Context: bound to proteins that are not shown
RNA sequence: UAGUCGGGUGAUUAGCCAGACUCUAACUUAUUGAACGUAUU
DNA sequence: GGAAGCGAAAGTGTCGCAACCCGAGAGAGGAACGATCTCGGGTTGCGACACTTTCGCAACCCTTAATACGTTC
Numbered sequence: 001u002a003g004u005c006g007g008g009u010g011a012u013u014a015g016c017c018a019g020a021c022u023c024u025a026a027c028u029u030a031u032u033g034a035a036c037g038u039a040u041u
Numbered sequence: 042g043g044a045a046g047c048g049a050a051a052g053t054g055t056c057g058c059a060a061c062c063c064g065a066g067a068g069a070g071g072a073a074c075g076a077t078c079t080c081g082g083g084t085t086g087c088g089a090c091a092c093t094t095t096c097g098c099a100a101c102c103c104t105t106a107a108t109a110c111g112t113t114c
Stems, first nucleotide, its partner, number of pairs: 002022004007017003033114006042101001046098022070074001
């Protein structure tokens, strides 16, 4: 350099700002079932 | 798993071509026939390609499911 992580901002899945990471090397998935979270009781 | 239709992959058979062989025939030189060249029919080997066979993509969801909102398999 690139890719990635993401604190902020932003009528806000965008854009912008800040900070960071780097074994040759993530591609975000599936219910009515099961389990977990929330609600109801 | 695998409908129905489709085409990839791979093996087999067909067929048209080119090369070659052969006998027939008109007839060069000048009388003695038959030199040379071409017609026409047949055989053979080759290889491009048409035909044949097999495989495999993935419809459907079986009578037979539940329904508060999310997440994962």
Molecule: msrRNA
Organism: Escherichia coli